Notes: The depositors describe the entry as "Structure of the Thermus thermophilus 30S ribosomal subunit complexed with a human anti-codon stem loop (HASL) of transfer RNA Lysine 3 (TRNALYS3) bound to an mRNA with an AAG-codon in the A-site and paromomycin". This is an experimental structure of RNA (16S rRNA, nucleotides 5 to 897) from Thermus thermophilus, with 893 nucleotides shown. An Rfam search finds the family "Bacterial small subunit ribosomal RNA" in it. Rfam 15.1 lists 42,628 matches to the family in 10,626 species. The entry has 20 different proteins, among them 30S ribosomal protein S10, 30S ribosomal protein S5 and 30S ribosomal protein S2.
[PDB]
Context: one part of a larger RNA, bound to proteins that are not shown
RNA sequence: UGGAGAGUUUGAUCCUGGCUCAGGGUGAACGCUGGCGGCGUGCCUAAGACAUGCAAGUCGUGCGGGCCGCGGGGUUUUACUCCGUGGUCAGCGGCGGACGGGUGAGUAACGCGUGGGUGACCUACCCGGAAGAGGGGGACAACCCGGGGAAACUCGGGCUAAUCCCCCAUGUGGACCCGCCCCUUGGGGUGUGUCCAAAGGGCUUUGCCCGCUUCCGGAUGGGCCCGCGUCCCAUCAGCUAGUUGGUGGGGUAAUGGCCCACCAAGGCGACGACGGGUAGCCGGUCUGAGAGGAUGGCCGGCCACAGGGGCACUGAGACACGGGCCCCACUCCUACGGGAGGCAGCAGUUAGGAAUCUUCCGCAAUGGGCGCAAGCCUGACGGAGCGACGCCGCUUGGAGGAAGAAGCCCUUCGGGGUGUAAACUCCUGAACCCGGGACGAAACCCCCGACGAGGGGACUGACGGUACCGGGGUAAUAGCGCCGGCCAACUCCGUGCCAGCAGCCGCGGUAAUACGGAGGGCGCGAGCGUUACCCGGAUUCACUGGGCGUAAAGGGCGUGUAGGCGGCCUGGGGCGUCCCAUGUGAAAGACCACGGCUCAACCGUGGGGGAGCGUGGGAUACGCUCAGGCUAGACGGUGGGAGAGGGUGGUGGAAUUCCCGGAGUAGCGGUGAAAUGCGCAGAUACCGGGAGGAACGCCGAUGGCGAAGGCAGCCACCUGGUCCACCCGUGACGCUGAGGCGCGAAAGCGUGGGGAGCAAACCGGAUUAGAUACCCGGGUAGUCCACGCCCUAAACGAUGCGCGCUAGGUCUCUGGGUCUCCUGGGGGCCGAAGCUAACGCGUUAAGCGCGCCGCCUGGGGAGUACGGCCGCAAGGCUGAAACUCAAAGGAAU
Numbered sequence: 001u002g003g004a005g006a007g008u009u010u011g012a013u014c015c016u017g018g019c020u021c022a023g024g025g026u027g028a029a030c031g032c033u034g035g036c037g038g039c040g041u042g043c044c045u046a047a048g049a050c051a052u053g054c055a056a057g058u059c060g061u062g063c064g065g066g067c068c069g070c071g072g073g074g075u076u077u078u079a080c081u082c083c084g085u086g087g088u089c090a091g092c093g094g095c096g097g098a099c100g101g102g103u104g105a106g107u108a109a110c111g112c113g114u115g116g117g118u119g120a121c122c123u124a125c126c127c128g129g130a131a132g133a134g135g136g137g138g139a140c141a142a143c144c145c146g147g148g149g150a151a152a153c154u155c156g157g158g159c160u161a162a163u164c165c166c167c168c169a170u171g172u173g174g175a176c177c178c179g180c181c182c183c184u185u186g187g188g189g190u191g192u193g194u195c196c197a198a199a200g201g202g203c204u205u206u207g208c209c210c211g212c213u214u215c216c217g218g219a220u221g222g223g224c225c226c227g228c229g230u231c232c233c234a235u236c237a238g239c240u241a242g243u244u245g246g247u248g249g250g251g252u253a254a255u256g257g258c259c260c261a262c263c264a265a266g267g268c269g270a271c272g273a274c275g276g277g278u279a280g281c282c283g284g285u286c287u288g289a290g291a292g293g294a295u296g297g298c299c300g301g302c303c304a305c306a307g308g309g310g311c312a313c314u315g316a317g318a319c320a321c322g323g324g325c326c327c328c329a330c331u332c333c334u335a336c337g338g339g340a341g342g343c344a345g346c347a348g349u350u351a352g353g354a355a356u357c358u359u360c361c362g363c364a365a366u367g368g369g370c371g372c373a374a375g376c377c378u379g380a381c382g383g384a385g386c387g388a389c390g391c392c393g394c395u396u397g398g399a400g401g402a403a404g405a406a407g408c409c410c411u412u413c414g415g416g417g418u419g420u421a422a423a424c425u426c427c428u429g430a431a432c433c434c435g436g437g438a439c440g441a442a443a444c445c446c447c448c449g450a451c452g453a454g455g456g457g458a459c460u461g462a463c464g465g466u467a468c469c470g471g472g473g474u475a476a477u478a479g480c481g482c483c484g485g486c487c488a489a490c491u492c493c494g495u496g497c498c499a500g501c502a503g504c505c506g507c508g509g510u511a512a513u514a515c516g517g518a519g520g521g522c523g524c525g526a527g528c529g530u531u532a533c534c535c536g537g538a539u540u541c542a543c544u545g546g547g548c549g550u551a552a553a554g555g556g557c558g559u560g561u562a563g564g565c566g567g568c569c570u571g572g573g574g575c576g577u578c579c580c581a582u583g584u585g586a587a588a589g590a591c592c593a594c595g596g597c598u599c600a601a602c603c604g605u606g607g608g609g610g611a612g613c614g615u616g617g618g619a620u621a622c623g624c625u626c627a628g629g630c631u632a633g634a635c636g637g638u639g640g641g642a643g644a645g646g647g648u649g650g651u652g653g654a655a656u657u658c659c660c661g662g663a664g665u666a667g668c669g670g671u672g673a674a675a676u677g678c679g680c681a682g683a684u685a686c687c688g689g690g691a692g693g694a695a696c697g698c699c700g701a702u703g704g705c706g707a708a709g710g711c712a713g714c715c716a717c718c719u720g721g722u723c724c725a726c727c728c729g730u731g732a733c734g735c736u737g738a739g740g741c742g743c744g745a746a747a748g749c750g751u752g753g754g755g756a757g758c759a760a761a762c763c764g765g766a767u768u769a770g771a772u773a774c775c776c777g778g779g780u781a782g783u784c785c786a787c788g789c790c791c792u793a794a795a796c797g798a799u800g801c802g803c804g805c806u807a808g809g810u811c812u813c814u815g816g817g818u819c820u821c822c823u824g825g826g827g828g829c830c831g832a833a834g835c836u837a838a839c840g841c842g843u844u845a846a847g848c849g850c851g852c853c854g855c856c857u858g859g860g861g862a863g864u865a866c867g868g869c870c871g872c873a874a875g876g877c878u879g880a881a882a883c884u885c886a887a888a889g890g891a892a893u
Base pairs, nucleotide, nucleotide: 005021006020007019008018011893013891014890015889023535024534025533026532028531029530030529031528032527035394036393037392038391039390040389041387042386043352048350049349050348052347053346054345057095058094059093062092063091065089066088067087068086069085070084071083072082073081074080102305103304104303111230112229113228114227115226116225117224118223121222122221126218127217128216129215130214131213132212134168135167136166137165138164143158144157145156146155147154148153173196174195175194176193178191179190180189181188182187200210201209202208203207231277232276233275238268239267240266243265244264245263246262247261248260249259250258280302281301282300283299284295285294286293287292307328308327309326310325311324330341331340332339333338358384360383361382362381366380367378368377369376370375397427398426399425400424407418408417410415432472433471434470435469436468440463445457446456447455448454479524480523481522482521483520484505485504486503490519491518492517493516494515500507501506546856547855548854549839550838554853556743557742558741559740563736564735565734567630568629569628570627571626572625573624575623576622577619578618579617580616581615582614583613584612591607592606593605594604595603596602633733634730635729636728637726638725639724640723641722645719646718647717648716649715650714651713652696657691658690659689660688661687662686667678668677704711705710748789749788750787751786752785753784757783758782762778763777764776765775800852801851802850803849804848805847808830809829810828811827812826813825814824815823816822834841835840858885859884860883867878868877869876870875
Other pairs, nucleotide, nucleotide, family: 005537cHS007485cSS009016tWH009888cWH010012tHS012892cWW015551tWS016888tWS017887tHS018886tSS019540cHH021487tHS021538tWH022537tHS029354cSS033388tWW033526tWS038601tSS045356tWH046351tWS046352tHS047103cHS047305tWS051348tHS051359tWW054379tHS056096tSS057369tSS060064cWH060090cWH061202cWS062162cSS063161cSS064090cWW064142tSS091141cSS092162tWS098315tHS100321tWH100322tWW101306cWW102344cSS104105cHS105304tWS107280tWS108278tWH110227tWH119183tWS120224tWS120254cSS121253cSS123124cHS123220cWW132198tSS133211cWW139162tWH140161tWH141160tWH142159tWH149151tHS149152tHS151338tWS169198tWH170197tWH170198tWW171172cHS171173cHS172214tWS173214tSS177192cWW197213cSS199211tSS208451cHS223253tWS223254tWS234272tHS234273tWH235866cWW236274cWW237269tWS237272tHS238273tSS242245cWH242262cHH242263tWH243266tWS244266cSS252254tHS257262cWW282296tHS283296tHS283587tWS288290tHS288291tHS289539cWH290545cWH291543cWS291544cWS300586tWS312319tHS312323cWW313320tWH314318tWH315317tHS329342cWW334337tWS343347cWH346379cSS347359cSS353355tHS353356tSS357385cWS362364cHS363380tWH364382tWS364441tHS364461cSS365381cWS371373tHS371374tHS388526cHS392600cSS393599cWS395477cWH396478cWH401420tWS401423tHS402404cHS402421tWH404419tSS409416cWS411414tWS420422cWH428475tWH429474tHS429476tHS430474tWH431473tHS437465tWS437467tHS438466tWH439464tWH442460tWH443459tWH444458tWH449452tHS449453tHS461462cHS461463tHS465466cHS477526tWH478479cHS478525tSS479527tSS482489tWS488522cSS489521cSS495498cWS495512tWH498508tHS499508tHS499512cWW506514tWS542857tWW547553tSS548553tHS552856cSS554555cHS555853tWS556708cSS557707cSS560739tHS561738tWH562737tHS563852tWS566732tSS574575cHS574623tHS585610tWS585611tHS590608cWW597601tWH620621cHS620622cHS631731tWS631732tWH633731tHS642721cWW643705tSS643720cWW644703cWH653695cWW654694cWW655693cWW656692cWW656756tWS663685cWW664682tWS664684tHS665683tWH666679tSS667683tWS669676tHS670675tHS671673tHS673766tWS674765cWS675765cSS675776tWS676764cSS692756tSS693756tSS701712tWW706709tHS708743tWS723824tSS727728cHS744791tWS744795cWS745792tWH747790tWW748873cWS749872cWS755782tHS759781tHS760780tWH761779tHS767773tHS768770tHS771773cHS789872cHS790874tWS797799tWS799846cWH806845tWW807831tWS810829cWW833842tHS833845tWH836838tHS836839tHS837890tSS838891tSS840846tWS842845cHS845847cHS858887tWS861882tHS862881tHH863864cHS863879tWS864880tWH865879tHS871873tHS871874tHS
C1' cells in the first nucleotide's frame, strides 16, 4: 500500500521558461485488416421535417338500445304482439388516459444537492376503526323525425335507463359563525345555532360477494417555505416602483404582492446587485499519491419540455406528448366557404453530419391499466437483428524435424540471415454433420377446506430445436504500427534541398540506420494505427505546492475609507474550534468476502468505511466577544539638535548679451581643415557707465533634507518632517490599506507676461558616394514668471510598508555621555551565519519569521484593437482576440 520522468534556447554551463513525448480515458469517428461467442452499448449535428404500421384502454357483475341471428309463447289462422338467448356496434355511466415511454430546448433558478420547516396543506385506488344507505322527483345520448355542409361535422324536434342529475329524511359524524377551555402563529376539546350523506349490482340467493355514504386514522405520493452549497466576463456598477413593506380583499389544498384596491417609501448591490455569455442538476463517471481537474452518455433520483406563444376546462391529481380553445409558422384535403394535422413513444424515411441499428419476435416472464373472474390492452418490458463501438472469453494448431532445402537476402564471396521456420512424420480436432434437448412456470384458475390458513390439480415459453449433453469429424483467417534521439528494433538499394518525411527536436543539395522499396527487427495482435477531446506528467494559478534586484512580476510617491491582521494579566460567555452520543448519508457504482454461468466479462449475496448537515450532551487551550487591569508597541509632555525639506517677500556679487562714452587698429570668429557669419556706418581686444534676463562659483563631499518627484548665493517671515535626553502623561489608542483624495522630473497644452544665454523646428556653411546627421554660423517654439491643465519616465536601490530576530571590522553625518574607547539616529564600505542560477545580498538583507497591499504566469502580434473613464489637445489609465514562433530570456564560462 501512496508520488519515476524525458527531448528541446548555448561553443559549452547553470538557471528561468514555454513547447513536446512516455500513461490513462471517450455514446467515438476515419484508414488498412477482420474468424467465433457472451455481456453491454449505438443521432454527441438539424429541439430540422416526417410517409406508413403499431405505441391506452377496459368494464354486459352500472344502464338502455340499434343491426344480424337462433329459439320459445298469446292464437283456430293471419297481421300484430310477449319472452329467452348468441354475435356485433356505438351510446350513456365508471376506473384508467396526470402512470409507464421520449428529449434536454429552456432554466444560473429554492431548478438541483444537502439539512430542516408546514399551528399553511392535499393525496384516487390500498389497509384499520366507527356509523349508515328511508322516500320522492328529473333530465340528456342511444334510438326516431327533419334541416344546413364537398368534408369536418354542425342545428332543431321527439322518446328513454342507470352506480347519471336533483329534492326531502336520518346526522355516527363532519363543516362554518360566536363563546369558553387546553394548547399556542390556522393544533385539540366543548356548548348553542345553522349547513351536509348514500347506488346499486351479482350469484356456488332469502346470505354471502362486488360496490355506495359520512367521519377518525394508517400507508404511499405530492404542494409550499427556510439555512447552506452550485460556471465565465467588472471592457457589465449601479438596479428596482408590484418595485419593498403595511391594511383590506381576491385566489388556492395551502403560505405568500400570487393577484387587486388603498396607504407607506421602501428594497437590492463590491461578502459583486443589474447586465452579458454558457449550462438541465445529482447519485456518479474519467483522471490524479492526494488536494484537485474534467465531466453528467448508459443506469437510478429530481427538474423541464411535447411544432413556437398564450389559456383554461374536466378531474384526487394536468394547465395534460398520442385531451380542448386562440394566435403564429408549416404540411395536407378542398365544391375556396372552410377544414385535418404535429414520432423529443417504437420501428422506419428524409435532411444535416466525420457518425449512430431491425418498418423484427412475444406478451412465455417481471411490471402497469380495467374487470368478481374468464380475460382484454400494454413498441413498459422480455428477447432476437445489424455495427470489433466497449469489455471479457476463444481459435488460425500440438509434439518430433538439417550445423540446416529452395527462393529472397546481406557478403571482406569464405560465408552470414530468414529457420525449426518450411517440407515431412505423428497427435489432437475449431468449423461442420447426426442424436437428445432445457432452466426461466407457478401463479392467476378450479376442487377440498370458510372465496381464509393449509392441502390437491390443471393450463401456460417469445427466446428455441437456442444453451447444454452425447457421438462423428477437417490442420483449418492475420493483420497493423513502428526501427535518427526521446522510444523497444539496421542493413542494402533507389532518390540527390528533388520526391518527400516530420509529435518535439529535426531529416533530404550522391557512401541517407530519418524519404521510397526490400530483407531483417521491435511492438501489439482480431486488431493495429490516425484524428478529436478530457485528466496526468505540469508544484506550468502553486490550498497541499510557486514567485517578483538583474529571468515575466513592487504600484511614481503619499494620505487615508472598507476590509485583513493584532501586545501582557484576570474573569464571564462558548460564536469559531475540539470531543461524545444520535439521526441523515436510497438503490446502482466503488472497496472486501463468498457465490452463479465450464472461466471471465456480467451477475447474485453479504460486509465495511463516508465527509457534510440536524439533534442532545460536554470541553475551553487558541481565535472571537463582553468586563476589568497592566506598560514593553503607539501617541503625547519637557528640554535640547542638525538639515539645499516647503511657501513668500527682499536682497548680493561673477559672467553672457545689448545700449551709451572713452581709447584704438584690421581683422575677429570658427575648424581636422575650412567656409557661411561679423568688421572702415571701425568690429575683435581694453577701460568707464547703464539696461535686462537667467543661473547661483569657491564652500561642496569624501556630504545633508524630503514620502516620491525633488531640494543648494544671502537675509526675514510663515511652515512640514525628524533625531536625542528626561523617561513625566494617555493606556493597545496598533500595522497594512481595494476604492477615494492629494502630490508628482522633463517635454507638452491654455491665458497672460517675460526673453540674457541656450535651443526642437527651421535658414545657411562644411563633411560625405549621399548627409533630410554628426562639425560650424544663425534661429522660432521652448527654456523663465503667474494662474489653470497634462500625470508620463531607466518616476532605479529596476529591491511596497511595518515589526521582531540573527558575528563583527572600518569610514562618515548628527545627538547624548564618566568624551581611550561607549550609547542612539542616518549615510557608505568589507565581511559571521544564512541566502542566491549565478552575479551578488549580508542589523540600510536579497538572511530567519508574522501581518497587510500591489504585481507576474513563454516570445511576437501589443501597451495594439474595441469598450469605458479622464484630458482643450497631445494623449493618459484600464486592456484583449485572430494569427504565428521554439524559443524569447537571466547569470556565469